[PDB]
Context: bound to proteins that are not shown
RNA sequence: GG
RNA sequence: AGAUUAUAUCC
RNA sequence: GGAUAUAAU
Numbered sequence: 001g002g
Numbered sequence: 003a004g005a006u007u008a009u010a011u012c013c
Numbered sequence: 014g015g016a017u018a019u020a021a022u
Base pairs, nucleotide, nucleotide: 005022006021007020008019009018010017011016012015013014
Other pairs, nucleotide, nucleotide, family: none
């Protein structure tokens, strides 16, 4: 990062 | 957090 | 025609  | 294989469960 | 899970290499 989701 | 990939490919392949096998199986189980459910749709 | 799809989903989830584990193992193996």

Shown are 22 nucleotides from a PDB entry: RNA. Keywords: polymerase-RNA, elongation, VIRAL PROTEIN/RNA, VIRAL PROTEIN-RNA complex. The depositors describe the entry as "Crystal structure of Aspergillus fumigatus polymycovirus 1 ploymerase elongation complex". It was solved together with RNA dependent RNA polymerase. The work is reported in "An evolutionarily unique viral RdRP suggests a common dual-function feature of the priming element" (Jia et al., Sci Adv, 2025). Crystals were grown from: potassium acetate, pentaerythritol propoxylate (5/4 PO/OH).